[PDB]
Context: one part of a larger RNA, bound to proteins that are not shown
RNA sequence: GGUUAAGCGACUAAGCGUACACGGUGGAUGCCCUGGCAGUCAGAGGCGAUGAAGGACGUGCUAAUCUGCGAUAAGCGUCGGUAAGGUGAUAUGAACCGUUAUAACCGGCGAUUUCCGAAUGGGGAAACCCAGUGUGUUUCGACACACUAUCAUUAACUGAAUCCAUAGGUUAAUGAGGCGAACCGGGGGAACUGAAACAUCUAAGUACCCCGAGGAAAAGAAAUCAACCGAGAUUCCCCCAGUAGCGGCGAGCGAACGGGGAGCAGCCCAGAGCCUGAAUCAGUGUGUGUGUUAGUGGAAGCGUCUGGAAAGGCGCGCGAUACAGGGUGACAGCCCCGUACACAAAAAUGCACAUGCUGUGAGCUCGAUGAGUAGGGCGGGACACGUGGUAUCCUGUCUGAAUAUGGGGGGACCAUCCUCCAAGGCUAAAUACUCCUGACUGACCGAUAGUGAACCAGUACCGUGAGGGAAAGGCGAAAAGAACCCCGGCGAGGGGAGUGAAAAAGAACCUGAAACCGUGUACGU
Repeated sequence: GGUUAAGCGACUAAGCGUACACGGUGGAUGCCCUGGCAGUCAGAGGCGAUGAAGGACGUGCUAAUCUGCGAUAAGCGUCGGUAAGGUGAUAUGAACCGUUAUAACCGGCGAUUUCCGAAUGGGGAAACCCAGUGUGUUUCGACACACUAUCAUUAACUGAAUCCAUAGGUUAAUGAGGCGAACCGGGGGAACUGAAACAUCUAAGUACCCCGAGGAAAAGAAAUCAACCGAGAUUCCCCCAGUAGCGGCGAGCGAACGGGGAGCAGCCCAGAGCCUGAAUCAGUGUGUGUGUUAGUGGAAGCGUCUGGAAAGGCGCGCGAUACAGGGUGACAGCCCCGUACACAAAAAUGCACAUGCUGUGAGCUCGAUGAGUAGGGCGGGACACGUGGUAUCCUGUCUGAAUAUGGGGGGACCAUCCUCCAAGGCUAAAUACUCCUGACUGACCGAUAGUGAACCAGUACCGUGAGGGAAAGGCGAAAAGAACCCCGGCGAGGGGAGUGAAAAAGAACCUGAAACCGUGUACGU
C1' cells in the first nucleotide's frame, strides 16, 4: 500500500425557528391650526301683511356645486370713502374693464326683489291648479295692471220672524295672526327615585304640555312688621341658620324676626269748583356737543458667518406713548400688515343738553274713602308648617257684617295696648337670560380630542314616519405638480431624465410606531 470486517461518523432542509439587515402594510406619535370650548367687557335684545323664519326654482362667456343675487337676477341708481389694478371661489382661459378718476373694492341712502311659506281671491298632494271684479289696451288673436282671505273693533248704510225694535246683512277704516336659543308670568302637571319593601311623605310644583308678554318679566308704595322702643313700597346679594319649626316626629322638608349691602320713587281713579292751559312730561321741528355706520397718517438696520432660504450666530447702530399680534424660504422692535398715538363723514342714525310749537292739568279749596265684600259653614289648595291646640292667605259650594262712634292684624281664644286701613289701579333702578354683533382673554382641546360637524355635516347613509346619524385635516417656501426617452394594451404600473434643500416631499404626498406580511444572511432543526 490493497481487500474484508468491526466500530464511530461530518455534509441533507420540503419546510420551520431565533437573531439581524432591508422592505411592504398600516396610520400611531410628534409638530401644526382659517375649527371648537369657556368667559370678560361692550352692543343689540327681536323679525313679520311694506309678506317673516325657512325653502323651491332660476341667475355667469361655459353651467353646474359653494358664495352672492332675483326676470333690473355674481347685479341697477345716488352720495361718500378709496384706488392701480380689476370683473366672488372652484379655475385653469375666453371675452373684457381700468390706471388720477362713473375700473374695481368699502360704507350711507335708494331701486329691483320670481314661486312656496302666516300665505290672505278659491282650491291644493308646499314651491302648483282654477278664478272673479274694475280699469285701461287691442292688429279682435288677445294683453297689462290693480283689487278680491278671516277675525276683532269702530262707523255708516241696510234689515227678519214682529208694530217698533233687535238678530242678521253689506261697505269702509284700524288692528291681529306667523317665526324665534334662553330668561319671565300664568293654566294644567307625572313617574322612575328616596323612605334600604310601601300606601302618608319624597322626587316636585321638577320634566312635560298649553296660554301670554317683554327687553327684561314679575313684584311694588302697608288693612306690613315690631314690641310699648321702633321701622317704613318692591326686587337682588351676604348673614341670621341647617337655627325655630314641620315630619309614618321616619326619610326628609326648612323659615322668619333682626342685621350688613346693591338700588332707591313715588303716584293716580272712585269728583265737582277754582286755576286757567302756568308744574310737568309727551309729540314734532331746529340747533350744539358726542358716539356708531367707510376711512387717513403712523417710528426705526446695516455688515458679516452658517444655511436651500436668515428673520438665526457674531459685530456695530437706531425707534419706542409703537417689544399687542399676524405674515414673510428658520424663532424679525427697525422687510410687510399692523400696534401706541393723532386725525376723519356727503348721508343715515343712537344718546345727552339747549329751545320753538301743539296737547297736557299741577297747585289750592270743599267733599268722597272700593259689599255679595270682610267674616262664617262644608270641601280643597298655598304658606317651611302633613288640620294638628293652629293663626294668616286663596276659593269650588252654601251663606253673609260693620261701614271711622267703624274695621283688619299682632300664631287657638278673650281682654288690654300697639299698629295698620282690604274689598280700585299704575310705577324706574338694583335682578334673569344670550339665537345674535364686535373686541379681548384662557395653568381650555388639538383631528378617536375639541361642537355631531376643522373637510360642501345635520351631509352620506338608515327609517313609512317622528326620528337616528357617520367617516373624512397637513406635498412644497414656491407648482417649480415631473418636458423628453424607455418597457407596457396610443393601459395600469414602472425605470431613466428633469424640478426642488429634500421626491423612501410625487399628489394612495410632513413625521411615519405597532400588530401583520415578505426577501437576504448566520446558527439551529
Molecule: 23S rRNA, nucleotides 1 to 525
Organism: Escherichia coli